[PDB]
Context: bound to proteins that are not shown
C1' cells in the first nucleotide's frame, strides 16, 4: 500500500471507488430540582 | 398565565414535643451538635513548683515533603495490580485520523 | 515523469 465497496487461489493476493470513521459546541424531543424573586400576557 | 433571569435550602447524629405503627418502625415540628489537613519559624495567654499539654496570633510553601544525602520537574507523562469523564437519541455551524483529488513550492529524472 | 513539503476542497 483508502481505514470504503467488491472478488478470490482467503490471518494472503487482486479490482474500482473518494468518501469512511470520529470529536467539541448548538438546536429538537425525552425525563430530572423544593422554595423565593425579576419580564410578559 | 408561561417563559426567563437572579437568589435560598437540601446532609448526618442526639434531645424534646407530636401523629401513626402490625410496636419491628416511621413521619412531622423545634432546639443542640458535627460538617475544609498537616508541618517549620516567631509570639502571647492558659497549665505546673518547673514542664508536657491546651487555646490563640504572625510568617514561609505548587505537591510528593509528617520527607530526603539533596529538591525540583512532569500529563499524549508516570507506573501497573493503579486506572475514568456529563442522560439518551435526533441535526446548523467548528473541526480531527488516514485516503482521495486542485494548487503552489523544494529535490530526482526529464 | 517521479519523490518530498505546504495550501485548498470532499468527509463537511
Nucleotide at each position: 500500500c483508502a481505514u470504503u465497496c467488491u472478488c478470490u487461489c482467503a490471518u494472503a493476493g487482486g479490482g474500482a471507488u473518494a468518501a469512511c470513521g470520529g470529536u467539541g459546541u448548538g438546536g429538537c424531543c425525552u425525563u430530572c430540582u423544593a422554595c423565593c424573586u425579576g419580564u410578559u400576557a | 398565565u408561561a417563559a426567563u433571569g437572579g437568589g435560598u435550602c437540601u446532609u448526618c447524629a442526639g434531645u424534646u414535643g407530636u401523629a401513626a405503627u402490625u410496636c419491628g418502625u416511621u413521619g412531622c415540628a423545634a432546639c443542640u451538635g458535627a460538617c475544609g489537613g498537616g508541618g517549620g519559624g516567631g509570639u502571647g495567654g492558659u497549665g505546673u513548683c518547673a514542664a508536657a499539654g491546651c487555646c490563640g496570633u504572625u510568617u514561609c510553601a505548587a505537591c510528593c515533603a509528617a520527607g530526603u544525602g539533596g529538591u525540583a520537574a512532569c500529563u499524549u507523562a508516570c507506573u501497573u495490580u493503579u486506572a475514568c469523564u456529563u442522560g439518551g437519541g435526533u441535526u446548523u455551524a467548528u473541526a480531527c485520523c488516514g485516503u482521495g483529488g486542485a494548487a503552489a513550492a523544494g529535490c530526482c529524472u526529464g | 515523469g517521479g519523490c518530498u513539503u505546504u495550501u485548498u476542497u470532499g468527509u463537511u

Notes
Solved structure of RNA from Escherichia coli, 163 nucleotides shown. The reconstruction used 40,373 particles. The entry also models magnesium ions. Han et al. published it in Embo J. in 2025: "Non-coding RNA mediates the defense-associated reverse transcriptase (DRT) anti-phage oligomerization transition". The source organism's lineage runs through Bacteria, Pseudomonadota, Enterobacterales, Enterobacteriaceae and Escherichia. It was solved together with RNA-dependent DNA polymerase. It was solved by cryo-electron microscopy to 3.46 angstrom.